This is an experimental structure of RNA (23S rRNA, nucleotides 1283 to 2031) from Spinacea oleracea, with 726 nucleotides shown. The PDB entry is titled "Homology model for the Spinach chloroplast 30S subunit fitted to 9.4A cryo-EM map of the 70S chlororibosome". Released in 2014, the model rests on cryo-electron microscopy data to a resolution of 9.4 angstroms. Sharma et al. published it in Proc.Natl.Acad.Sci.Usa in 2007: "Cryo-EM study of the spinach chloroplast ribosome reveals the structural and functional roles of plastid-specific ribosomal proteins". It holds a match to the Rfam family "Bacterial large subunit ribosomal RNA".

Context: one part of a larger RNA, bound to proteins that are not shown
RNA sequence: UUGAGUAACGCAAACAUUGGUGAGAAUCCAAUGCCCCGAAAACCUAAGGGUUCCUCCGCAAGGUUCGUCCACGGAGGGUGAGUCAGGGCCUAAGAUCAGGCCGAAAGGCGUAGUCGAUGGACAACAGGUGAAUAUUCCUGUACUACCCCUUGUUGGUCCCGAGGGACGGAGGAGGCUAGGUUAGCCGAAAGAUGGUUAUCGGUUCAAGGACGCAAGGU
RNA sequence: GGGGUAGAGAAAAUGCCUCGAGCCAAUGUUCGAGUACCAGGCGCUACGGCGCUGAAGUAACCGAUGCCAUACUCCCAGGAAAAGCUCGAAAGACCUUCAACAAAAGGGUACCUGUACCCGAAACCGACACAGGUAGGUAGGUAGAGAAUACCUAGGGGCGCGAGACAACUCUCUCUAAGGAACUCGGCAAAAUAGCCCCGUAACUUCGGGAGAAGGGGUGCCCCCUCACAAAGGGGGUCGAAGUGACCAGGCCCGGGCGACUGUUUACCAAAAACACAGGUCUCCGCAAAGUCGUAAGACCAUGUAUGGGGGCUGACGCCUGCCCAGUGCCGGAAGGUCAAGGAAGUUGGUGACCUGAUGACAGGGGAGCCGGCGACCGAAGCCCCGGUGAACGGCGGCCGUAACUAUAACGGUCCUAAGGUAGCGAAAUUCCUUGUCGGGUAAGUUCCGACCCGCACGAAAGGCGUAACGAUCUGGGCACUGUCUCGGAGAGAGGCUCGGUGAAAUA
Numbered sequence: 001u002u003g004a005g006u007a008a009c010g011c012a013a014a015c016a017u018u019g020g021u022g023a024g025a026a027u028c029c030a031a032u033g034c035c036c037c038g039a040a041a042a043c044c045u046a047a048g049g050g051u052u053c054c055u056c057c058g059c060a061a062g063g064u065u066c067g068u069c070c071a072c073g074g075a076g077g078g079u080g081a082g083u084c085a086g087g088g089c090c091u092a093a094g095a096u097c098a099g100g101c102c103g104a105a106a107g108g109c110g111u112a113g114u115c116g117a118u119g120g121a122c123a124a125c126a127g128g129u130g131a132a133u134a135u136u137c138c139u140g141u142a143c144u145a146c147c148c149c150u151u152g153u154u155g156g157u158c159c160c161g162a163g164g165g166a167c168g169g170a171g172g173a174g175g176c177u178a179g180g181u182u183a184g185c186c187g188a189a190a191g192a193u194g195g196u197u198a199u200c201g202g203u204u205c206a207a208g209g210a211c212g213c214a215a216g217g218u
Numbered sequence: 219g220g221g222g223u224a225g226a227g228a229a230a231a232u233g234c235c236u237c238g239a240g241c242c243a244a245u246g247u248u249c250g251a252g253u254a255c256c257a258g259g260c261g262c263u264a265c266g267g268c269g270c271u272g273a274a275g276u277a278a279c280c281g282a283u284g285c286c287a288u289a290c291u292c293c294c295a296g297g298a299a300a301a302g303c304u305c306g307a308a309a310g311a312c313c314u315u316c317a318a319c320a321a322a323a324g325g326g327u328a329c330c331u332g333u334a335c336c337c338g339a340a341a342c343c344g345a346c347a348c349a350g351g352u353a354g355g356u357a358g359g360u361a362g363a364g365a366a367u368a369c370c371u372a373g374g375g376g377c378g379c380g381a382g383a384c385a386a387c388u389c390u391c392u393c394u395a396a397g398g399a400a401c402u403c404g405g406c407a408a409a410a411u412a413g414c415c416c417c418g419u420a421a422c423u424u425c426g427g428g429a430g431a432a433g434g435g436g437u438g439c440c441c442c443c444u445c446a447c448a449a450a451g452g453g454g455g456u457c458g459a460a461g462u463g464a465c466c467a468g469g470c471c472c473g474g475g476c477g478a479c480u481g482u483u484u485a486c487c488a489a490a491a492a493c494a495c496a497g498g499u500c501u502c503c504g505c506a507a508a509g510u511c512g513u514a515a516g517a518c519c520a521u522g523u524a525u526g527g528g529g530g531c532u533g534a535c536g537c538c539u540g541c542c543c544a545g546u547g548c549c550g551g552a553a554g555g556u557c558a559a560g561g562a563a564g565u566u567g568g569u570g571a572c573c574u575g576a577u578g579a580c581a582g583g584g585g586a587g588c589c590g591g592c593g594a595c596c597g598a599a600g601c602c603c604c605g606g607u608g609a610a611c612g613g614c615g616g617c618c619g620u621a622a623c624u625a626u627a628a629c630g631g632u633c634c635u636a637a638g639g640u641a642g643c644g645a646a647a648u649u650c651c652u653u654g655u656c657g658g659g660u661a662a663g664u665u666c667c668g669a670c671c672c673g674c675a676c677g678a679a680a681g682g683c684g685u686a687a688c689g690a691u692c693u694g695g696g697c698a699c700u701g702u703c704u705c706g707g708a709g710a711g712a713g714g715c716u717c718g719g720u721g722a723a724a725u726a
Stems, first nucleotide, its partner, number of pairs: 001726001008720002017031004034376002042356001054076002057073002062070001084332003089120002094115001101108002125140004146326002150321001152319002162304001170291002175286001180279004184203005204254001208249001210247001217242001218240001220236003224232001255275001259270003342351002358370002361367001379718004387713003392708001394706001413437004422427001438456005457461001469697003477688001481493001497532002500529004509518001511516001535684001541613001545611002548606003554602003560596002567589001575580001615633004642676001655669003
C1' cells in the first nucleotide's frame, strides 16, 4: 500500500429551544424544562497521585466529531494553626545491634543498648471573608505545657518498687443526644379552568466555666 | 464500705479501736450569644456577586448499628508492652539551700514540616478520558423490619460522535389462541412460587429437626365501638376484574448413590462422592527431647511436658472391624557362622661386603641393615539364624463323584498353600458378554427403583454394612407453571442500512 475509508467512535441515566460570543458550535457559557441518581455517578479523609486546584489567553499536537469548551499548551496567582497531622516522648510483630558467641572469606545469630506502627500520652469552637485555602486570614469567646518572677504552704529527690495505665466476645435493659414530625409564633403570598382568607418558608445557635443531674454503673 | 494506731525474718500483709454514707459519669438546665446567624427587603450589578438592614427564633411526641456502657450480666477457645500521670523510696546525695504543690487558672515562649485539588474519582492501580478493582467517616422526608426497594431533599450529573431511516439478521425485553417439554444429552434457559398473622402439617429421628413440609383463609378503604388507649382487633357500609394488588419478595413433594455437616480448594474452563473436620488407633520422646531449620551457633517446637507433643492411616454417630505374618519393612533376642579400618607373626623376592674355593670357565656364601610383596591373629554393627508384630505392606484355590422327579447336592474324596476371605453386602460411581432376568412405574423406557443372582477382577477401619440432618453434587418421577417444542407472529429498544465528522485489523 491493501482489506478501508467495512467495522468502530467504548453499558440503552433521550434531548431540544430562546439568547450571548465566535469565521463556524446539536455537545461551551447564560436562562426556561425534561431526565437519572438519591446511604448514591454528594461531601470529607487516608494511600497513591502530587501541582491536575483558581484567573487571563491560545489551540497545530493531546481530547478515536467540532470546539471561541477542557483535568491540552503557554504566562501569573494560590496551600498564613502553641491547640489538626507528621516530627517530637514510649512501645508490639520485626529489623539492626558494642563486647561477645559462631561461620571457608563473606556472613549468620544475638544482649546491653538502640529503631520501627494501623498502639498509647497535654491543649477551643462557632460565624464571617476570598476567583482558588481555612479546626490556620478576621471577629467574639476559651484551653494546655515548659522557663522566669511574685504570694502562701510544705521537706524534695534517679536508668524505680507499688497503684493507676492495657484495651478483648456475645447478648439483653432504660435514659439521653443528632435529627425528624406536629403545634404555636413571625414574615410573605391570600392567588392566570371551578372551589380555596389560608399556602409556603423559617423557627439555627459550638468549646470553656458552673452545674458533677430524684441514678438498676464502681 | 472509709478512717486511725502498731509489727527487727517474710509479708498481694497480720490484729484492734471509733464512726458507718467516697470516686467515675452521657445529657439537660444557666453564663457564654440583651451576639452572630437568619426568611424576607432597600441599592448596586462588569449582572458570577457584593453593601446596608433584618421579624419569629418556644413547646409536645418518637430516634439509631451514635454517646455515658474502656459498663454490667453470662460464659469460657479465660485472650500486647512501655511511657506520660500519681505515690512511695534503709529519709544514701541535698540539708537557713536547691526543689515540690497551689495561687495571678500573670508574663515570656511553644522552634522544624505537610496540610492546593481529587480521593469506590477519567488526574490512584490496570498502556487511554476501559461501565474492572480499591480502607474509613457523615449520611434526611415518605412506604417498609431493614444502611432492602421505589419515589423525592441538599447536592452531584445526562456518562463527550449525531440526525434520519427503521427490512434480513444479531443483542436486551413485553404481550401471546389450543395443547403443553411432545424439544433436548439433561424440563438448560424461562415461567412460576416468593408478604405478615392465624389454622394445620407425613416417613424417619442419635427425636436437636424436617414444620418457612405440603395444603388453606383474611388482611382495600371509610365509619362506629374511645368525637384515638402510639397499634391491633371486633361489627357495619362501600369501590374495582384483581386488594403482599407497584418496586421488593423460597418453587413443592417422592425414591436412590456418596460424602455426617458448616468450611476449604485447582487465584484467569473442572471447586466435585476431591481436600479439610472432629472421633479412634498404631508408633517415637522424662528431653540440652524426639523431630524440624542450620556446615555452626542459635533457635522453633513446650518457658510444655506421655489424658503433653510429633508422624502415619483412618476418620460423625449406630452395629462391627474375621483368617493368614511365608515374601517385604520393623521390633526383640544376639550363643554360633561370616565380617572393615587398625596392631601385625611368619614366609618369599630384589639389592647389598669382600673373596674363602679357582691361571680359566665360574660355583657364586649372601647374615646385620635398608626395601618390595604376601599375610596368621586381634575386630563392632549389619547380614545369616531364633521369636514377635499385620488400624505395617500385601494376600485371601481349583478339580471329581453323590441324596424321592431334573437341577441343586449342605455331604464326601483328592491336589496345592503363610492362611486361604467370616459378618454384611453385591449387575453397586467397582461383573466385558447382561440391550440380563423377575417385579413396580410408562401406551412404549439398554434411564431409575425394589429383588434374585452364574461378585469374570465387591469386601472389614489404604474400611464393610446402615444412617437424621446437611450439600450451587450425580440419576429418575410427579404436581403447579412454561410457545423450550409442535407453525410461531407482532410490537417496543441497542446495532445493522443512508448521510455528515474522526477513523483500525487478521492477511497478502